[PDB]
Context: one part of a larger RNA, bound to proteins that are not shown
């Protein structure tokens, strides 16, 4: 889906109307319930996964807006000032020495003066305070310089040039002032005039800052995810004697080091042990002796090794270059062993060894890019750019097969697309935790292992906790408590029954038996749970998706709001608090409470019952009496058995109590009406308000249960009694023995299909069917229908009546209810009072009266199998 949809113990993907295997069950329905159909809705929001998504933060990564910020255009005109950096002029740089205060290096004995000198007045400039060098004047042929001297080095003159400066100009920039005419503002137009001013604006370039904004990043394993750990490589086990071989299985390393730690020729053999030895002192060094590998082999750990791999020493650099048969390993890339070849060396007497290190870690693909080299390419050619070979560099790309050059957060504001492959709830599985039991018996209890307890360590039920696992269930199985309704279990809180007892009695201590039915109210928190208050026989405990939200509730918990504390720059965050926050009218099936149709029960009918099966109820205290008796110093106190009364609780009931009693009565206020007063109605609800009320319903009111009593029987108590001369409640047998088991006590029950029974009443064909069982229409006793009705009732059923009749309605009487109707007299000014009056009114209750209506009629309904 579709259905011909039962219960219980299995069972199965672990929670079955559909399978087993038992039980129950005659066909269809109407009224109600809400337990199940893992009910209905919503491709579970919670939790994970996707190299989905989107809002949100920042010192996450890039990036744009904004912003500042050189430098240039739009960009001018005057000055003052000052820098580099060229040429050119010219001066400066002062340790003894040589007479000296000579930057440098070389040249040459000459060098000036009329291309007017020395000695002096006046000026600029420097300073090491002396000297120095430039300019103006007296002055008039003087003047220096060499070598000796001398230092480092020569002091005339000439030359390139340093180190600093100072006059010129070339280029070339910084700083201030002032201006107006660009550009800006402004002024009743203004060709103008004011303010501002080469700024500021804008145009291109710089370089900053820079979640205001954009786009994206923010591993994976993972007995859910986070958090924490871990990510390649060696070595040992795990690993089951070939290789391999997993886990968040047990144990340690690696990311290097060595020009000697390499090659090779030669030599060479420890560690340790017991003995000698001067410091030494367990252990330096030295001798002897024994001492097969227990040392060493750079570094982890193995495997190997003294017939070297280990320790000295010469000589050296194969820590080569060109290559590589041939295999080991292996999904690929990769990793690993290598013989010999050719070249050209090293040790070596040669044989012959050497293409790093006793060996197995000491690592990094491509891409991109640097340095050296070098047959090769070079965009018409030649070069150059540049690339390519070949060498080799830059990776904690350490997530080590390494996505980008370049990257973290938050979301309870959340979203989609997946998952029961994956948690959180429930089930299961499984039982470590946990709850009970139980074996030992150390000891304890004056002696005494169990009266009553029990170290140290054992074996086990259970499936209430906390857990571990991840099977059904993420196109949803709603999750604490509480209300309501309960039911099961018994490991028993109390009643009842027993045995021991360190049980005088009363009272308790343990265990054994024993669910039958009980097992309160309140205060505090959301609470479960506890604590407490007052009682009680007792105030058990635990299963039932920690039973129950298509039956409630929603105080906690799990959305969105705000806060406090507290993390966190933040956005945001918490088994940490706080205030607030939307619980679906209709029930198909099964299941259940009621109640009918129908068919059936081998004659048809009418009444009356049996009682197999089944439900329901089953609770207990207290005073009194026995007896102030047994007991007991006493205080306290009974068994047994006898009676009184009480709680909760269930079943009926309206006499009483008390309630309701929607229009029985009465009263009262607005208001509108009739009809003016009086009387009186609607309306104030769905009774306008009040006092009050029968009958029915009904509890607070009232009766009546819970047994008695009969069997069997539990723990136990005992009686006869063997095995097994004895002894024993036992193994044949027998009796005692519970609130419990069967009856008994109220309901319900012949759909007890295994359809029961007892009284009475009705009875043949009458038509087709020969042969059978059937068919038709009339039939009876008798029943339906209709119809008035009822403490029956949703509906139907049940029940009474139906004219020969009191069955509803009316009337009559009675009950009962309210509480002196209206009229009219009377008092009073009036409202209102009095009489008439316990009056009028007057549902539902007892009854009576044919005045109403139950009139007349129809239809159905054996003719009764076979042995």
């Nucleotide at each position: 889906g579709a259905a011909c949809u039962g219960g219980c113990c299995g069972u199965g993907a672990a929670g079955a109307u559909g399978c087993g295997g038992c039980c129950u069950a005659c066909c269809c329905g109407u009224g109600g319930c809400a337990g199940g159909a893992c009910g209905a809705a919503a491709a579970g929001a919670c939790c994970c996964c996707g190299u989905g998504g989107a809002g949100c933060u920042u010192u996450a990564c890039u990036g744009c807006a904004g912003c500042c910020u050189g430098g240039u255009g739009u960009u001018g005109g005057c000055u003052c000032u000052u820098g580099g950096u060229c040429g050119c002029g010219c001066c400066u740089g002062c340790g003894u020495a040589g007479g000296a205060u000579a930057g440098g290096u070389g040249g040459g004995a000459g060098c000036c003066u009329g291309u007017g000198a020395a000695c002096c007045c006046c000026c600029g400039c420097c300073u090491c305070c002396g000297g120095g060098u430039g300019g103006g004047g007296g002055g008039g042929a003087g003047g220096c310089g060499c070598c000796g001297g001398u230092g480092a080095a020569a002091u005339a003159c000439c030359a390139c040039c340093c180190u600093g400066g100072c006059g010129c100009g070339g280029c070339u920039g910084g700083g201030g002032g002032c201006c107006u005419a660009a550009c800006c503002c402004u002024c009743g137009g203004a060709u103008g005039g004011g303010g501002g001013g080469a700024c500021a604006g804008c145009g291109c370039u710089u370089g900053g800052c820079g979640g205001g904004c954009a786009g994206u990043u923010u591993g994976a394993c993972u007995g859910g995810g986070g958090c924490g750990g871990u990510c390649g490589c060696c070595u040992c086990c795990u690993a089951a004697a070939a290789g391999g071989u997993a886990a968040c299985g047990g144990a340690g390393g690696c990311g290097c080091c060595c020009a000697a730690a390499g090659g090779u020729c030669c030599c060479c053999u420890c560690a340790g042990g017991c003995g000698g030895g001067a410091c030494g002192g367990a252990a330096a060094u030295c001798c002897g002796c024994c001492g097969g590998a227990g040392a060493g082999c750079g570094c982890a750990a193995g495997g190997g090794u003294a017939g070297a791999a280990g320790g000295g020493g010469g000589c050296c650099u194969g820590a080569c270059u060109g290559c590589g048969a041939g295999g080991c390993c292996u999904g690929c890339a990769a990793g690993c062993c290598g013989a010999g070849c050719a070249g050209g060396g090293g040790c070596g007497a040669a044989a012959g060894c050497c293409g790093g290190g006793c060996c197995u870690a000491g690592u990094g693909a491509a891409c991109c890019g640097g340095u050296g080299g070098u047959c090769c390419c070079g965009u018409g050619u030649g070069g150059a750019a540049g690339g390519g070979c070949c060498a080799u560099c830059g990776a904690u790309c350490a997530a080590c097969g390494g996505a980008u050059a370049a990257a973290a957060g938050u979301u309870a504001c959340c979203c989609c697309g997946g998952g029961g492959a994956u948690a959180a709830c429930a089930g299961g599985c499984u039982g470590a935790u946990c709850u009970c039991c139980c074996c030992c018996g150390a000891g304890c209890g004056u002696c005494c292992a169990c009266a009553g307890c029990g170290g140290c360590g054992g074996g086990g039920a259970g499936g209430u906790u906390u857990g571990g696992c991840a099977c059904c269930u993420c196109g949803a199985u709603g999750u604490c408590g509480g209300c309501u309704c309960g039911u099961c279990g018994c490991a028993u809180c109390c009643u009842g029954g027993g045995g021991c007892u360190g049980a005088a009695g009363a009272a308790g201590g343990u265990c054994c038996c024993a669910a039958g039915g009980g097992u309160u109210g309140g205060g505090c928190u959301g609470u479960u749970c506890g604590c407490c208050c007052a009682u009680u026989a007792a105030a058990g405990c635990g299963g039932c998706a920690c039973g129950c939200g298509a039956g409630c509730u929603g105080g906690g918990u799990u959305c969105a709001g705000a806060a406090c504390g507290u993390c966190g720059u933040g956005a945001g965050a918490c088994a940490g608090u706080u205030c607030g926050g939307u619980c679906u009218c209709u029930a198909u099936c099964c299941g259940c409470c009621a109640c009918g149709g129908g068919c059936g029960c081998a004659g048809g009918a009418g009444g009356c019952u049996u009682g197999a099966g089944g439900g329901g109820g089953g609770c207990u205290c207290u005073u009194c009496c026995u007896a102030g008796u047994a007991c007991g110093a006493g205080a306290g106190g009974a068994c047994c058995g006898g009676a009184a009364g009480g709680g909760a609780c269930g079943c009926a009931c309206c006499u009483c109590u008390g309630g309701u009693u929607u229009c029985c009565c009465a009263g009262c206020u607005g208001u509108c009406c009739c009809u003016c007063c009086a009387g009186g109605g609607g309306c104030a609800u769905a009774a306008g308000c009040u006092g009050g009320g029968u009958a029915g319903c009904c509890a607070u009111g009232u009766g009546c249960g819970g047994a008695a009593g009969g069997g069997a029987u539990a723990a136990c108590c005992g009686c006869u009694g063997a095995a097994a001369g004895c002894a024993u409640c036992u193994a044949a047998g027998c009796g005692g023995g519970a609130a419990g088991c069967c009856c008994g006590c109220c309901c319900c029950a012949a759909g007890a299909u295994g359809a029961g029974g007892c009284c009475u009443c009705c009875c043949a064909c009458g038509g087709c069917g020969u042969c059978a069982a059937g068919c038709c229409g009339g039939u009876a006793a008798g029943g339906a229908c209709c119809c008035g009705g009822g403490a029956a009732g949703a509906c139907u059923a049940c029940c009474c009546g139906g004219u020969g009749g009191a069955u509803g309605g009316g009337c009559c009487g009675g009950g009962g209810g309210u509480g002196u109707a209206a009229g009219c007299g009377c008092c009073g000014c009036g409202a209102g009072g009095c009489g008439u009056u316990g009056a009028g009114c007057c549902g539902a209750c007892c009854g009576g009266u044919c005045c109403c209506a139950a009139u007349c009629g129809u239809c159905c309904g054996a003719g009764g199998u076979c042995u």

23S RRNA, nucleotides 2018 to 2897 from Thermus thermophilus: 867 nucleotides with solved positions. The depositors describe the entry as "Crystal structure of a translation termination complex formed with release factor RF2". Rfam match: Bacterial large subunit ribosomal RNA. Crystals were grown from: 100 MM TRIS-OAC, 200 MM KSCN, 3.5-4.5 % (W/V) PEG20K, 4-9 % PEG200, DEOXY BIGCHAP, pH 7.0, VAPOR DIFFUSION, HANGING DROP, temperature 296K. Korostelev et al. published it in Proc.Natl.Acad.Sci.USA in 2008: "Crystal structure of a translation termination complex formed with release factor RF2". Among the 50 different proteins in the entry, which are not shown, are 50S ribosomal protein L25, 30S ribosomal protein S10 and 50S ribosomal protein L32. The entry also models magnesium and zinc ions. The structure was determined by X-ray crystallography at 3 angstrom resolution and released in 2014.